This is an experimental structure of RNA (RPR) from Methanocaldococcus jannaschii, with 258 nucleotides shown.
Among the 5 different proteins in the entry, which are not shown, are Ribonuclease P protein component 1, Ribonuclease P protein component 2 and 50S ribosomal protein L7Ae.
It was solved by cryo-electron microscopy to 4.6 angstroms.
The source organism's lineage runs through Archaea, Methanobacteriati, Methanobacteriota, Methanocaldococcaceae and Methanocaldococcus.
Rfam match: Archaeal RNase P. It is annotated as a ribozyme. Rfam's curators write: Ribonuclease P (RNase P) is a ubiquitous endoribonuclease, found in archaea, bacteria and eukarya as well as chloroplasts and mitochondria. Its best characterised activity is the generation of mature 5'-ends of tRNAs by cleaving the 5'-leader elements of precursor-tRNAs. Cellular RNase Ps are ribonucleoproteins. Rfam links the family to the GO terms ribonuclease P activity, tRNA processing and multimeric ribonuclease P complex.
The entry is indexed under Ribonuclease P, RNA-protein complex, RNA BINDING PROTEIN-RNA complex.
The depositors describe the entry as "cryo-EM structure of an archaeal Ribonuclease P".
RNA sequence: GGAGGGGGCUGGUGACUUUCCCCUCUUUAAGAGGGGAGGAAGUUCCGCCCACCCCAUUUAUGGGCAGCGUCCCCUGAGAAGGGGCGGGAGAUGCAGCAGAAACGACACGGCUCCGGAAGAGAUGACGAUGAUAGUGAAAGUUGAGGACUUCCGGAGAACCGGUGAAACGGGCAUCUCCCCUGCCCGGGGUGCAAGCCGGUUUCGGCGCUUAGCCGAAUGUCACCGAAAUUACAGAAGGCGGGCUAUAGCCCCCAUUUU
Numbered sequence: 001g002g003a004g005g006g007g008g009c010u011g012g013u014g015a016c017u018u019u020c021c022c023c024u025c026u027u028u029a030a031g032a033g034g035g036g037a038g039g040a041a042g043u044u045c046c047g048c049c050c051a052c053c054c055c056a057u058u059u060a061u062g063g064g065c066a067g068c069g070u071c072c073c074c075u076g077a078g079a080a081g082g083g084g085c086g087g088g089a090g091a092u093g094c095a096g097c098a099g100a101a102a103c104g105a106c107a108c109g110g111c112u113c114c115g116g117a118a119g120a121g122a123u124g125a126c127g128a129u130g131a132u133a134g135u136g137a138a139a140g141u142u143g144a145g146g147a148c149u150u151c152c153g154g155a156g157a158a159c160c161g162g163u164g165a166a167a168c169g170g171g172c173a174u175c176u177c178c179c180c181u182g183c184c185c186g187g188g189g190u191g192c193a194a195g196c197c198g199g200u201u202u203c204g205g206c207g208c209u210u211a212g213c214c215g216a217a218u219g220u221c222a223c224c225g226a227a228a229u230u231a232c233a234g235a236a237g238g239c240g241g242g243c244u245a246u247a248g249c250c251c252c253c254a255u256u257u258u
Stems, first nucleotide, its partner, number of pairs: 002255001004253007012223005020036005042243001046240004051190005062185006071084005086179001088177007108161003111156008124148001126146001133142001135140001196205001198203001
């Protein structure tokens, strides 16, 4: 030095025209002066002022918000972005298939005892797919003229389950209460197109604005500057917070490269 990400700022001055609009003033009807769209106005996820109704007039009860920075998890060129905030108890879900068994534990198979059947006493049965055999029996060291067994059914202290993301045992997700710490007390419901007024269907005024339109105004040119009308975008009661899209220059980081 090159694609990219994040943060900040976004106007001022002069002239023309009230025939771009509003407001004010004076004046032989027209002139003069001032102001005039943003960081999001978009999105409607919010609260309050403002209004109206219901219960209540309570910090006794109870309700609402917060536990930040930090830390944890996930994804990218690892800068950066997104989400969440402690603990205890109860209930449900982790399908299908697989696995002994799928969320509390269990039954079941290896271990022990009893019953039945089969073979057998220098034989026969079994055994290198493991034999009498031990250890807190997951695991690991062992390895044979080793050697008395094999199957089925029932009952029990201890240990271990080929699967699958995940298991004789700990997880994950959701919902409801009881445990905490701090702060504040009217609690809900709708909402300016609310609500009020002359009117009494409809309309005009108010609510309305140091821009205040509504059949929806906020114009054009030049220039310093370099932050500039360029990108994204245009108020409609105001303010505060969050998300979304990007121009110009400044700052920070990465990769390629040298």